[PDB]
RNA sequence: UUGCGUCACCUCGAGCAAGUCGC
RNA sequence: UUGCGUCACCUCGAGCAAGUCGC
Numbered sequence: 001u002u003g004c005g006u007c008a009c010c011u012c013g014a015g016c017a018a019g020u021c022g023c
Numbered sequence: 024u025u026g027c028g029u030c031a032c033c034u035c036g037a038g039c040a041a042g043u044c045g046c
Base pairs, nucleotide, nucleotide: 003046004045005044007042010038011037012036013035014034015033019030021028022027023026
Other pairs, nucleotide, nucleotide, family: 006043cWW008039tWH008041cWW009039cWW020029cWW039040cHS
């Protein structure tokens, strides 16, 4: 290097939200 | 029982080119 595992950033999805502001 | 989109900070899940950390 790799593998497993983890973290940050970011991405996607979900919660808040049967809401909220707008079209 | 839901026409379409927004919703800072926060919670959860899954990712994550390069990178962190640990074994």
Shown are 46 nucleotides from a PDB entry: RNA (A site of human mitochondrial ribosome, A chain). Primary citation: Kondo and Westhof, Nucleic Acids Res. (2008), "The bacterial and mitochondrial ribosomal A-site molecular switches possess different conformational substates". Keywords: ribosome, decoding site, RNA. It comes from the structure "Crystal Structure of the Homo sapiens Mitochondrial Ribosomal Decoding Site in the Presence of SrCl2 (A1555G mutant, Br-derivative)". The entry also models strontium and potassium ions.